The depositors describe the entry as "Solution structure of E.coli RNase P RNA P4 stem oligoribonucleotide, U69C/C70U mutation".
Shown are 27 nucleotides from a PDB entry: RNA (RNase P RNA P4 stem).
Schmitz published it in Nucleic Acids Res. in 2004: "Change of RNase P RNA function by single base mutation correlates with perturbation of metal ion binding in P4 as determined by NMR spectroscopy".
Keywords: Ribonuclease P RNA, Ribozyme, transfer RNA processing, P4 stem, U69C/C70U mutant, metal binding site, RNA.
Method: solution-state NMR. The entry became public in 2004.
C1' cells in the first nucleotide's frame, strides 16, 4: 500500500448476481 476472504444478518430479486456493516489474510 492494493487485492482477496467470510458467503455472517439483510435488500432487489427471474434465486442467479450484487449490495450495506464490520473484521480479518497475502508482499
Nucleotide at each position: 500500500g492494493g487485492a482477496a476472504g467470510c458467503u455472517c444478518g439483510g435488500u432487489c430479486u427471474u434465486c442467479g448476481g450484487a449490495c450495506c456493516g464490520g473484521c480479518u489474510u497475502c508482499c